Shown are 30 nucleotides from a PDB entry: RNA (TLC1) from Saccharomyces cerevisiae. The PDB entry is titled "Crystal structure of Ku70/80 and TLC1". Chen et al. published it in Cell in 2018: "Structural Insights into Yeast Telomerase Recruitment to Telomeres". Crystallisation conditions: 0.2 M calcium acetate, 0.1 M imidazole, 10% PEG8000. It was solved together with ATP-dependent DNA helicase II subunit 1 and ATP-dependent DNA helicase II subunit 2. Method: X-ray crystallography, resolution 2.8 angstroms. The entry became public in 2017.
[PDB]
Context: bound to proteins that are not shown
RNA sequence: GGACUUAUAGAUGGCUAAAAUCUGAGUCCA
Numbered sequence: 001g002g003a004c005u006u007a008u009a010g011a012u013g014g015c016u017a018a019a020a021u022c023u024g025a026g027u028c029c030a
Base pairs, nucleotide, nucleotide: 001029002028003027004026005025006024009023010022011021012020
């Protein structure tokens, strides 16, 4: 750089906290 999987996921944020924000993460192929 692709394929697949995950979204009940992977992160961030913060005057200590928003029914907030982001798309990240793992595996396998070149």